[PDB]
RNA sequence: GGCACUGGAAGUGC
RNA sequence: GGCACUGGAAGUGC
Numbered sequence: 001g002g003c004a005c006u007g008g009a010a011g012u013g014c
Numbered sequence: 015g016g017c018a019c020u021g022g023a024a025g026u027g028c
Stems, first nucleotide, its partner, number of pairs: 002028005010020005
């Protein structure tokens, strides 16, 4: 050590 | 347009 929910125009190599 | 790789002992609600 429960169930559920809550961000990449993100970064790097091509 | 595409491919690959790259963090929750996170936070919240129950």

An RNA structure with a sequence from Homo sapiens, in which 28 nucleotides are resolved.
Crystals were grown from: 0.01 M Magnesium acetate tetrahydrate, 0.05 M Sodium cacodylate trihydrate pH 6.5, 1.3 M Lithium sulfate monohydrate.
Method: X-ray diffraction, resolution 1.5 angstrom. The entry became public in 2025.
The 2025 paper behind the entry is "Naphthyridine carbamate dimer ligand induces formation of Z-RNA-like fold of disease-related RNA and exhibits a molecular glue characteristics in crystal lattice formation".